[PDB]
């Protein structure tokens, strides 16, 4: 490189821990569950943002993008 499999969005619980105060908060961590909603992830086009690139946001098109586990 190919091929599968799985996992990936929001919430909502659950534990566990941190993080600051030192008493409460606050976080993450969970292939840790819970749900119907969905959304994330990647690339291109287009539009606007005081905007040639970059940045942000929105729409549209493709599916992509990650991992992990195997197989070749």
């Nucleotide at each position: 490189g190919g091929c599968a499999c799985u996992a990936u969005g929001g919430g909502c619980g659950c534990a566990g821990c941190g993080u600051c105060a030192a008493u409460g908060a606050c976080g993450c961590u969970g292939a840790c569950g819970c749900u119907a909603c969905a959304g994330g992830c990647c690339a291109g086009a287009c539009a606007a943002g005081a905007a040639a690139c970059a940045c942000u946001u929105g729409u549209c098109u493709g599916a992509u993008a990650u991992a992990g586990u195997g197989c070749c």
Rev Response Element SLII with a sequence from Human immunodeficiency virus 1: 72 nucleotides with solved positions.
The structure was determined by X-ray diffraction at 3 angstrom resolution and released in 2025.
It was solved together with BL3-6 Fab heavy chain and BL3-6 Fab light chain.
Crystallisation conditions: 0.02 M Citric acid, 0.08 M BIS-TRIS propane pH 8.8, 16% PEG 3350 and 0.3% Ethanol.
Entry title: Crystal structure of HIV-1 RRE SLII G34C mutant in complex with Fab BL3-6.